Shown are 834 nucleotides from a PDB entry: RNA (25S ribosomal RNA, nucleotides 1439 to 2338) from Candida albicans SC5314. The entry has 75 different proteins, among them Ribosomal 40S subunit protein S17B, Rpl40bp and Ribosomal 60S subunit protein L28. The structure was determined by electron microscopy at 2.32 angstroms resolution and released in 2022. It comes from the structure "Structure of the vacant Candida albicans 80S ribosome". NCBI's taxonomy places the organism under Eukaryota, Saccharomycotina, Pichiomycetes, Candida, Candida albicans. Rfam match: Eukaryotic large subunit ribosomal RNA. Rfam links the family to the GO terms ribosome and structural constituent of ribosome. The family has 88 seed sequences and 107,465 matches in Rfam 15.1.
Context: one part of a larger RNA, bound to proteins that are not shown
C1' cells in the first nucleotide's frame, strides 16, 4: 500500500430548555430543571509516589481516539512565611567505624570485642589568665522511625493562590540574664493535721534506691463529650382551594487561668453468726466488714476569666464608590438498651503473658554553706531577652502516583446526618460533590445482559451445568447417629398488614409540718446628709 | 434650688438560710398518692378482591458411599484437591572438650538470652481399636581382650649407591553381635470326609519369613461389564453381599470413624425452558449517517 473510510468509538441510570460568548457551541459559562454518588460517598483531609499539575491572564497549530470558545494542553506571570506542626533528638529489628584477629587482595569477622579506649565533669577560682584540687570513667563511636517515644498555640478574621505559619488578640515551654515582692532565719535551713495528708514558697554534694517514659487482646457495665431525638421563647424563609398554635432554619464558645467537681486507694473511730455488704457479671470483712467521720488523683464536669469586643441571625440604612456605619437578638431547658468515641472500674483468656533509649521528677544520703543588725532562694510571685536549618503550593486518584496511556487494573489511612432495619447490608433523601464517558436515526437476523410462558417435570446432558424453588422473624415439632459436645435451622408445619383499643415491664420526690422571738444578707417603695461635669 | 448616682443608717415589706414552744400530725397498711419518663412484650375487635419480611433483603431438603479428621496452606497467569500443614503418635542424635547446621579463613558463627518437660533430625497424620511375622539382603550401629588386608613416615637386611626386599603396621574393609514406627519383604505341588462338591486332615518341594488381625471387582481386579441380592420397565453407573486377591493389608500404618468439605459419586422430594418445542419482550450492540479511525493477513 491493499485491507479500509472498514473492525470498531456500546461497562459505571441521564439528560433537557433558553440566554451569554464567539467566526463557528450536543460538548464552554450563567440560569431554570431532571437526575445520580447517598457519610464504608462521584463528600472533606491526608502517609508513599509525582513536582507546579496550583492560581490569574491570555491562548487553540499539536494532544484531550467526536469537538472544543474549554483542560492537568500552550505561553507569560504569580504563589509555600512557624520557638510551639513535622523532621531534627532517642532507641528498635538490625546497619557499622577503632581496638585487633584473617585474606595474595578487592575486604572479611567481631561491636568493646585478650585495648593504657574521658577531645571528662564539678567547685572554691585566680586575675598569680596561673591554677589547687574533688569525684568518678561497668556501659557508653555513630547510624537507623515525617505510623513507636518525644518541651511548648489557641480562636476569629484575611488570598487570585499561604496558613496552628501571616492579620488581631489571647497563651505557653525552653534556654539565659536578674531585681523586687513575698517566704525563711535570734530554737537557724517553715508550719499545719491522730491519721490518711495540706500549702505560695519552706537548704541538700559525691553517690544510691525507685517511679514516669513504658505498652496484649476480647467481654458486659458506668461517666462524659460530639452527634442524633425533642419543649419553650426571640428572629428569617416555605406551604397555605382545604388542613397545618405548621416544615426548615440561627441562637455559638477554643487553647490557656482560677476555684469547685471522682470511681478506686487510703487514714481515724469501731468491733460483726440471727453473718453482713454488694456487682448485669459473687466478690470482700477479727490481716477488721457493715455503720459514722474524713485524705487523695482531676480522667471528666460545673462556675468565672477568655469573652462578646468574636462569630452567628435579623433590621435599618451608606454609594460609580476603597469598604461600610447604625440598631436589635444571640436565652432558659428535656430526653435515651441511640451511634460514634474517650476514659474507669471490673471480668475472662494463653506451653502466647503481649519493645527499647533518650529524657523528666521522688526519695534516701548527710558532704558543704549557712543568721541578728541582719543572713538565703530564682522548685512562690512579677518583672527582662532569645528561639537557628530545612519542609510547606497543589493531586492523592474511573484524568495529578505504578500500570508504554486522561488503562473498568493496582495503591496505606481519619471523620461519617435523617427514614426503614438487627444492621455502618440493601432501597430512598440532607450537606457536599457530580451530571464526566463522542453523538443522531432507526429498531432485520445473530448476539451480549436480562426476563416471561400452556401441558409435563430432567425425557436434555458426561453430569440437574444454568436457571428455578427456598429464604426474615415468632410459635409448634424435629430421626438416625454421636468423640455427648453435637447432628440442629435437621426433617416438617402454622402466623406476619392496617387500624381502634387492653395489659404488664419504670423514675424521681411526699412520713415530723403550720406559728413566731432577736441576725450577717441581697430586692424594689420613699427620708435627708457628704461627693463631680452640665441644663435654669 | 429644681435632676439623676451612691457610702451609711432608719421603718416595715416579702419569701428560703439557721433554730427553739407545745396542742396536734409518721410508727413499718408510703400496699398510697404528685409528677415525668425509653419502647418493648402479650392478647382482642373491626378491616380488606385471603392481602400482608407485599420494594429491598433473604438456607432447598433428605438417605447413601468414596476419601481427608477439623480451622488451615499452595501451582499470581488452565490443576483449591484426596496435595501440604496440623493437634496426636512414634523413632534417632546429643551431658557443651556436645549433637545439627555455617565460613575462604579467622582471637569467625546460628541453634543460644539454650541445657533433655531442651536443641537438632525424621516418619506418621485427631478420636477408637490395633499395629501380626521376617536381621538372609541393603543401611545404620556395637567390642576388638585375638585379628586376615594393610599407606606415608619409621626399622631392618642386601647393595658403591640409585634402589630393592623383608618384618611391624592406624582407621576403613573382612570376621562377630544387635536393630523393622530403618529401606524393604511377607511360597508353590498332589491326594484325602457311608451321592456330588469342598478339603478341617495327610504327603511334598522350600523361605529370612512365608501376608497375621483386618478389608476388597475398593482411587488398589487384567479377565471383567466377575457372581447373586437391591435399586429401574430397562442399570458397564449407585449400595449390600462373596473372595485362590493378575497386583489388598497394618505408623511405606491396617480397619472404623461423630463433626466439617466450593472435593469425587448414586438416589428420592421440591423445583424448574435441561428438553418435548419452541414463541414473546427490554436495555446495549450489531444496523444507517456526521466526526475519529487501527489490526492480523497479502
Nucleotide at each position: 500500500g491493499g485491507u479500509a473510510g472498514u473492525a470498531g468509538c456500546a461497562a459505571a441510570u441521564a439528560u433537557u430548555c433558553a440566554a451569554a460568548u464567539g467566526a463557528g457551541a450536543a460538548c464552554u459559562u450563567u440560569g431554570a430543571a431532571g437526575a445520580c454518588u447517598g457519610a464504608a460517598g462521584u463528600g472533606g483531609g491526608g502517609a508513599a509516589a509525582g513536582g507546579u499539575u496550583c492560581c490569574a491572564u491570555g491562548u487553540c497549530a499539536a494532544c484531550a481516539g467526536c469537538a472544543g470558545u474549554u483542560g492537568g494542553a500552550c505561553a507569560u506571570g504569580g504563589g509555600u512565611u512557624a520557638g510551639u506542626c513535622g523532621a531534627u533528638c532517642c532507641u528498635a529489628a538490625g546497619a557499622g567505624a577503632u581496638g585487633g584477629g584473617g585474606a595474595a587482595g578487592c575486604u572479611c569477622c567481631g561491636u568493646u570485642u585478650c585495648a593504657a579506649c574521658g577531645u571528662g565533669c564539678u567547685u572554691g577560682a585566680u586575675u598569680u589568665u596561673u591554677c589547687a584540687g574533688g569525684c568518678c570513667a561497668a556501659c557508653c563511636a555513630u547510624c537507623g522511625a515525617a505510623a513507636g517515644g518525644g518541651a511548648a498555640u489557641c480562636c476569629g478574621g484575611u488570598u487570585a493562590a499561604a496558613a496552628u505559619u501571616c492579620c488581631g488578640g489571647a497563651a505557653c515551654u525552653u534556654g539565659g540574664a536578674u531585681a523586687u515582692g513575698g517566704a525563711u532565719u535570734c530554737u537557724u535551713c517553715a508550719c499545719g493535721g491522730c491519721a490518711a495528708c495540706g500549702u505560695a514558697a519552706c537548704u541538700g554534694a559525691a553517690u544510691g534506691u525507685g517511679g514516669a517514659g513504658a505498652c496484649g487482646u476480647c467481654g458486659g457495665c458506668g461517666u462524659g463529650a460530639g452527634c442524633c431525638c425533642u419543649g419553650g421563647g426571640a428572629g428569617g424563609a416555605g406551604u397555605u382551594a382545604u388542613c397545618u398554635u405548621u416544615u426548615c432554619u440561627u441562637c455559638u464558645u477554643a487553647a490557656c487561668a482560677g476555684c469547685u467537681u471522682a470511681u478506686c486507694a487510703c487514714c481515724c473511730u469501731g468491733g460483726a453468726a440471727u453473718u453482713g455488704g454488694u456487682u448485669u457479671a459473687u466478690c470482700c470483712g477479727g490481716a477488721g466488714a457493715u455503720g459514722g467521720g474524713g485524705u487523695c488523683u482531676u480522667a471528666u464536669g460545673g462556675c468565672u476569666g477568655g469573652a462578646a469586643g468574636a462569630g452567628c441571625g435579623c433590621g435599618g440604612u451608606a454609594a460609580u464608590u476603597u469598604u461600610g456605619c447604625c440598631g436589635c437578638g444571640u436565652c432558659c431547658g428535656g430526653u435515651g438498651c441511640g451511634c460514634u468515641u474517650a476514659c474507669g472500674a471490673c471480668g475472662g483468656u494463653c506451653c502466647u503473658u503481649g519493645a527499647a533509649a533518650a529524657u523528666c521528677c521522688a526519695c534516701a544520703g548527710g558532704a558543704a554553706g549557712g543568721a541578728a543588725u541582719a543572713g538565703u532562694u530564682u522548685u512562690c510571685a512579677u518583672g527582662c531577652c532569645a528561639a537557628g536549618u530545612c519542609g510547606u503550593a497543589c493531586u492523592c486518584a474511573u484524568a495529578a502516583c505504578c500500570g508504554c496511556a486522561g488503562c473498568a487494573g493496582g495503591u496505606c489511612u481519619c471523620c461519617a446526618a435523617g427514614g426503614u432495619u438487627a444492621a455502618c447490608a440493601g432501597c430512598c433523601u440532607c450537606u457536599a460533590g457530580u451530571u464526566g464517558a463522542u453523538a443522531g436515526a432507526a429498531u432485520a437476523a445473530u448476539g451480549u445482559a436480562g426476563a416471561u410462558a400452556a401441558g409435563g417435570g430432567a425425557a436434555g446432558u458426561c453430569g440437574g451445568c444454568a436457571a428455578a424453588a427456598u429464604a426474615g422473624a415468632u410459635c409448634c415439632g424435629u430421626a438416625a447417629c454421636u468423640u455427648c459436645g453435637g447432628g440442629a435451622u435437621a426433617a416438617g408445619g402454622a402466623u406476619u398488614g392496617g387500624c381502634u383499643c387492653u395489659a404488664a415491664g419504670g423514675a424521681u420526690c411526699g412520713g415530723g409540718u403550720g406559728u413566731c422571738u432577736u441576725g450577717g444578707g441581697c430586692c424594689u417603695u420613699g427620708u435627708g446628709u457628704a461627693g463631680a461635669c452640665g441644663c435654669g | 434650688a429644681g435632676g439623676u448616682c451612691u457610702u451609711u443608717a432608719u421603718g416595715g415589706c416579702c419569701g428560703u438560710c439557721c433554730g427553739g414552744g407545745g396542742c396536734a400530725c409518721g410508727u413499718u397498711u408510703a400496699a398510697c398518692g404528685a409528677u415525668c419518663a425509653a419502647c418493648u412484650u402479650a392478647g382482642a375487635a373491626c378491616u380488606g378482591g385471603u392481602a400482608c419480611g407485599g420494594a429491598c433483603a433473604a438456607g432447598g431438603g433428605g438417605a447413601a458411599u468414596c476419601u481427608g479428621a477439623c480451622u488451615g496452606u499452595c501451582u499470581a497467569a488452565u490443576u483449591a484437591a484426596a496435595a501440604c500443614a496440623u493437634a496426636g503418635c512414634a523413632u534417632u542424635g546429643u551431658g557443651a572438650u556436645g549433637g545439627u547446621c555455617a565460613g575462604a579463613a579467622a582471637g569467625u558463627g546460628a541453634u543460644g538470652u539454650u541445657g533433655a518437660c531442651a536443641c537438632a533430625a525424621u516418619g506418621u497424620g485427631a478420636u477408637u481399636u490395633c499395629u501380626g511375622c521376617c536381621c538372609a539382603g541393603u543401611g545404620c550401629u556395637c567390642u576388638g581382650a585375638a585379628u586376615g588386608u594393610c599407606a606415608a613416615a619409621g626399622u631392618g637386611a642386601a647393595g658403591a649407591a640409585a634402589u630393592u626386599c623383608a618384618a611391624c603396621c592406624a582407621a576403613g574393609c573382612g570376621c562377630g553381635g544387635g536393630u523393622a514406627a530403618a529401606c524393604g519383604g511377607c511360597g508353590g505341588g498332589a491326594g484325602u470326609a457311608a451321592c456330588u462338591a469342598u478339603g478341617a486332615c495327610u504327603c511334598u518341594c522350600u523361605u529370612a519369613a512365608g501376608g497375621u488381625a483386618g478389608c476388597c471387582a475398593a482411587a488398589u481386579g487384567c479377565c471383567u461389564c466377575g457372581u447373586c441380592a437391591u435399586c429401574u420397565a430397562a442399570u458397564u453407573a449407585g449400595u449390600g453381599a462373596c473372595g485362590c486377591g493378575c497386583a489388598u493389608g497394618a505408623a511405606u500404618g491396617g480397619a472404623u470413624u461423630a463433626a466439617c468439605g466450593a472435593g469425587a459419586u448414586u438416589c428420592c422430594c421440591a423445583c424448574u425452558g435441561u428438553c418435548c418445542c419452541u414463541a414473546u419482550c427490554u436495555a446495549c450492540u450489531a444496523u444507517c449517517u456526521a466526526g475519529c479511525g487501527a489490526a492480523a493477513c497479502c